The depositors describe the entry as "Crystal structure of T. thermophilus Argonaute E546 mutant protein complexed with DNA guide strand and 15-nt RNA target strand". An RNA, together with DNA: 30 nucleotides with solved positions. It was solved together with Argonaute. Method: X-ray diffraction, resolution 3.06 A. The entry became public in 2009. Wang et al. published it in Nature in 2009: "Nucleation, propagation and cleavage of target RNAs in Ago silencing complexes".
[PDB]
Context: bound to proteins that are not shown
RNA sequence: CAACCUACUACCUC
DNA sequence: TGAGGTAGTAGGTTGT
Numbered sequence: 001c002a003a004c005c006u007a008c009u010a011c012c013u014c
Numbered sequence: 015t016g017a018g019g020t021a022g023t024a025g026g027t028t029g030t
Stems, first nucleotide, its partner, number of pairs: 001029001003027012
């Protein structure tokens, strides 16, 4: 500097 | 812990 991934949170949906 | 999703806010791994 790219390409992915993660965690909260808030919403929706059935 | 019902479960699928998107959308704000953080951020880590791989790779040249």